[PDB]
Context: one part of a larger RNA, bound to proteins that are not shown
C1' cells in the first nucleotide's frame, strides 16, 4: 500500500507527549492554495548558467596627492618637514618650507584694476576680503587598486636515456628458388661478331621464418594498453635491421618533406623569472532594518555588448508659489478632411493644330474620315515629395487656480546608454511575421505581488507597511466541479450555431417595407386549342420559333411570342408562353434587418477548462438581487514626515506617506583587536559545544534555564579592522 508530485502553507479532525487548567509540543488524514536558489536577461519552473552534501579558506584595501562634506583648533593668518633634546607606550623644540593676503596680461608691465584698442566707445577677466591645520566620511588620480581566469610575449637556464639526422665500434639476416657476367670447350669466319654446351654464382631479383613494419576487418573504447589484441597483409643482402660509445636544440636543431619529430598534446619544447602582463569579455562579491528610486534616449566616438556630455535617480545647503495639470485671452502652424486655382496624373464627350487612310490631284488645292492626337472647354476623378482652402489639436507669452516625495539654484554620490508587449499615427514589408523603424501614450522592466482571462510579464480590474474565523465593491461572474439567481419580463436561434475561416452560394427561420394579381374567381394543379402567309429575311452541305447574323407583320380569336427548352441530318413531335372551364381562398415578386445552413481536408486521444446545457446553462433588449481583490470601510499595532500639547526632554494627540531591480541616503546588529585593567566575572565552573514550547528587540541580535566542557573571559563608554558566504565548472578536507 486507489495514490498525481518545488514537497510547503492555511484550516479541521485523529493519535502520542507535556500541563490544575486553558494552553502547548510531535506526527499527518482530508480539504483549499502554490512553477526550486543564484546568474543572465525584453522575457526563466524553465528543456538557458552554476551548485552531490557539510565544514573550514574566499573578493572593494592601503600609500601618497586631489575634491567635496563633516567634528574640532586658531584666524589676516594657519601649519610646520627632515632633524635635535627628551622618554622607553611623555612630550618638547625645530619657521627651512607650504597654503592664504590681488588681479589682469604671451609678455615687457601695470595694479583694484587690467587686457584688446587711437579711444576718457564698448567688451573679457578681476575689486569690493577670506583662510588654513588636524580627525572622520563619500568620490577622483597613481600604483595589481574588488577577486579569480587567458591564448600569448621576453630574459636566463634545463633536455636528443623518446623521436630525427649523422660520427665511432661491434652484432644479426632458418630454409628453398631463379641462374647474369666471366671462364672452359665445341661450332663458326680470312680474322671476327655471333652460336651452343658445360661451368659459374650476379641481384636496392623471387618464396618465406627470425628480425623491421603496419595493409584491410573484427575486437578493445572508466581498455591488458594514455595506441593494445586476433585474423589478414608489406619488406626480409639492403637506400637492410640492431647493441654499446658520441655529436646537433628553440626562431634553433633534425626532416626520402607530414610543419613531421625534438621526453605520452610542437605553426616554434620544458623549467624559472619579468608576473598580480593585459583581458573595453564571462563568473563570483557574504549581516539587519528604514526613506526615495532610475535607464535602456540624444550628440560625438577605428564608436556600435566600451566610453564623454546631456537627459532621467538621490543626498546636502539656498530660494519661496513658480511645478505638473487647469480656466481665460493673445499670437505661430499646413496635418485629418476636402479641393483642382499651381505641378503632374486621368476616363468620356465637345471643340480644334499636327499625324493616319481613302475619293480627288498634280499648279498646289480641296472634301470625307464608326482612326492618332497637342492646346482649349464641359463631364468625372487621383497625388507622401500637388494646394484656392483647411479643422479638432498642439506649441508659447500674460493673467488666475494649484503647498505637491511639486518647481528653481549651487554642489557630493550614481546607475543607464541591448529594451519588450499593447492602443493609436506613418515608413519599410506582401494592407505577412511574437518582423522591423520612428512618433504619442501606456503597462512589464523593477508590480512573475493580489482578483479576472482555464493555464499565461505587459489584455480587463487594482498599486501589497503588518494583524483580524469583520464589512462594501472592481473586473468578472451567480447549473455542478466552484462563491453567489436553475432570478423576472419580451424576442430570436435548432446548428451543439454558441464552442471562434473567405469569396461565393441556397423555397433554413423570424421581422419590417414597396410593387403587382384575386370573390367581375386569382397562385397551384387539372381538361381543350396552343394555329395561319412562315418554311420570317440572311449565311450554311444543311440552318423548318428553335447553330451563327439581322431583326419589332397581320389574320381566325376569348387565345397561341417572327418565339422557351428539349429533340431529328433537317422535321414532326412534347412543352412553356397563351386563352377558356373545373375549383374555391388568398397569392406571386422586389428590396432592408436579426439568428442560423453550405463552402469546411492532417498527422500520439478526444474535449467549449471539464461535466453538462436547447421556452437554455446560447444570442439580443430590460430590470431587481447576490458572490467576488492584498482596491475601499471597520478595529488594533509599526514606522516615517507634517502639525498641535509638552519651560520641561521624555513623551502625548491628530493628519498624511510606506511594492520595488540598477542605484542615492539613513539607522543598527554581530566577529577580531586596543584603552577601560595592578580592575571586575570565573571550579559553587571561563571559552566553545548541545537543547528550549521562556523574556526583551521590527530585525541582524540580545538574555534566561538545563545538559556538556575543564580554563579561561572581559561591562558601561570609546578606539582600530585580515569583520559576516550558498553559489565564483572557486580552494582544502570529510562523507
Nucleotide at each position: 500500500a486507489c495514490a498525481a508530485g518545488c514537497a510547503g502553507u492555511c484550516a479541521c479532525g485523529g493519535c502520542c507527549c507535556c500541563g490544575c487548567a486553558a494552553g502547548g509540543g510531535g506526527u499527518u488524514g482530508u480539504g483549499g492554495c502554490g512553477u526550486g536558489c543564484c546568474u543572465a536577461u525584453u522575457g526563466a519552473a524553465g528543456c538557458a548558467u552554476g551548485a552531490g552534501c557539510c565544514g573550514g579558506c574566499g573578493a572593494c584595501u592601503c600609500a601618497c596627492g586631489g575634491u567635496c562634506g563633516u567634528g574640532g583648533g586658531c584666524g589676516a593668518g594657519c601649519u610646520u618637514a627632515a632633524g635635535c633634546c627628551g622618554u622607553u607606550g611623555a612630550g618638547g623644540c625645530g619657521g627651512a618650507g607650504g597654503c592664504g593676503u590681488a588681479g589682469g596680461g604671451a609678455a615687457a608691465c601695470c595694479g583694484a584694476g587690467u587686457c584688446c584698442g587711437a579711444a576718457c566707445a564698448g567688451g573679457g577677466c578681476g575689486u569690493c576680503u577670506a583662510g588654513u591645520c588636524c580627525g572622520c566620511g563619500g568620490c577622483c588620480g597613481u600604483g595589481g587598486a574588488c577577486c579569480c581566469g587567458a591564448a600569448a610575449c621576453c630574459g636566463g637556464g634545463c633536455g636528443a636515456g623518446c623521436u630525427a639526422g649523422c660520427c665511432c665500434u661491434g652484432g644479426c639476416c632458418a630454409g628453398g628458388g631463379u641462374g647474369a657476367a666471366g671462364c672452359u670447350g665445341g661450332g663458326g669466319u680470312g680474322a671476327g661478331a655471333c652460336c651452343c654446351a658445360g661451368u659459374g654464382g650476379a641481384g636496392g631479383c623471387c618464396c618465406g621464418a627470425a628480425c623491421c613494419g603496419g595493409u584491410g576487418g573484427g575486437g578493445g573504447a572508466u581498455g591488458c594498453a594514455a595506441a593494445c589484441c586476433c585474423c589478414u597483409c608489406g619488406g626480409a643482402u639492403g637506400a637492410g635491421c640492431u647493441g654499446g660509445g658520441g655529436c646537433u636544440a628553440g626562431g634553433a636543431g633534425u626532416g626520402a618533406a607530414a610543419a613531421g619529430c625534438u621526453a605520452a598534446c610542437c605553426g616554434a619544447g620544458c623549467c624559472c623569472g619579468g608576473a598580480g602582463a593585459u583581458a573595453g569579455c564571462u563568473g563570483g562579491u557574504u549581516c539587519u532594518c528604514c526613506c526615495c528610486g532610475a535607464a535602456a534616449u540624444g550628440a560625438c566616438u577605428u564608436u556600435a555588448g566600451g566610453g564623454u556630455c546631456a537627459g532621467c535617480c538621490u543626498c546636502a545647503g539656498g530660494c519661496g508659489c513658480u511645478g505638473a495639470c487647469u480656466g481665460g485671452g493673445g499670437c505661430c502652424u499646413g496635418u485629418a478632411g476636402a479641393g483642382c486655382a499651381c505641378u503632374g496624373a486621368u476616363a468620356g464627350g465637345g471643340c480644334u493644330a499636327g499625324g493616319g487612310g481613302g475619293c480627288c490631284c498634280a499648279c498646289c488645292a480641296g472634301c470625307c474620315u464608326a482612326c492618332c492626337a497637342a492646346a482649349c472647354c464641359c463631364u468625372g476623378u487621383c497625388a507622401a515629395a500637388c494646394u484656392c482652402c483647411g479643422a479638432a489639436g498642439g506649441g508659447u507669452c500674460c493673467c488666475a487656480g494649484g503647498u505637491g516625495g511639486a518647481g528653481c539654484c549651487u554642489g557630493g554620490g550614481a546607475g543607464u546608454g541591448a529594451g519588450g508587449g499593447c492602443g493609436c499615427g506613418a515608413g519599410c514589408g506582401a494592407u505577412a511575421a511574437c518582423g522591423u523603424c520612428c512618433g504619442c501614450g501606456u503597462c512589464c522592466g523593477a508590480g512573475c505581488g493580489c482578483g479576472g482571462g482555464a493555464a499565461c510579464a505587459a489584455c480587463c480590474g487594482a498599486g501589497a507597511c503588518c494583524g483580524c474565523c469583520a464589512g462594501c465593491u472592481a473586473a468578472g461572474g451567480c447549473c455542478c466541479c466552484c462563491a453567489a439567481g436553475u432570478c423576472u419580463g419580451g424576442g430570436c436561434u435548432a446548428a451543439g450555431u454558441g464552442g471562434u475561416a473567405a469569396a461565393g452560394g441556397a423555397u433554413g427561420u423570424g421581422g419590417c417595407g414597396c410593387c403587382g394579381c384575386g370573390a367581375a374567381g386569382a397562385c397551384a394543379g387539372c381538361c381543350a386549342g396552343g394555329a395561319g402567309g412562315u418554311u420570317g429575311g440572311c449565311u450554311u452541305a444543311g440552318a423548318a420559333g428553335c447553330a451563327g447574323c439581322c431583326a419589332u407583320c397581320c389574320u381566325u380569336u376569348a387565345a397561341a411570342g417572327a418565339g422557351u427548352g428539349c429533340g431529328u441530318a433537317a422535321u414532326a413531335g412534347c412543352u412553356c408562353a397563351c386563352u377558356g372551364g373545373u375549383c374555391g381562398a388568398g397569392u406571386g415578386g422586389c428590396g432592408c434587418c436579426g439568428c442560423g445552413c453550405c463552402g469546411a481536408a492532417a498527422a500520439u486521444g478526444a474535449u467549449c477548462g471539464g461535466g453538462g446545457c436547447u421556452u437554455a446553462a446560447g444570442c439580443c433588449c430590460a430590470g431587481c438581487g447576490c458572490c467576488g481583490a492584498a482596491g475601499c470601510u471597520g478595529c488594533g499595532g509599526g514606522u516615517c514626515u507634517g502639525g498641535g500639547g509638552g519651560a520641561u526632554g521624555a513623551c502625548c494627540c491628530c493628519a498624511g506617506g510606506c511594492g520595488g531591480u540598477a542605484g542615492g541616503g539613513g539607522a543598527g546588529c554581530g566577529u577580531u583587536c586596543c584603552c577601560g585593567a595592578u580592575g571586575c566575572c570565573g571550579a559553587u565552573g571561563a571559552a566553545g559545544g548541545c537543547c528550549g514550547a521562556c523574556c526583551c528587540g521590527c530585525g541582524a541580535g540580545g538574555g534566561c534555564g538545563g545538559c556538556u566542557g575543564g580554563a579561561g573571559g572581559u561591562a558601561a563608554g570609546g578606539g582600530a579592522a585580515g569583520u559576516g558566504c550558498g553559489a565564483a565548472u572557486g580552494c582544502c578536507g570529510g562523507c

23S RRNA, nucleotides 526 to 1261 from Thermus thermophilus: 735 nucleotides with solved positions. The 2008 paper behind the entry is "Crystal structure of a translation termination complex formed with release factor RF2". It holds a match to the Rfam family "Bacterial large subunit ribosomal RNA". The family is grouped with related families in Rfam's "LSU clan". The organism belongs to Thermus, within Bacteria. It was solved by X-ray diffraction to 3 angstrom. It comes from the structure "Crystal structure of a translation termination complex formed with release factor RF2".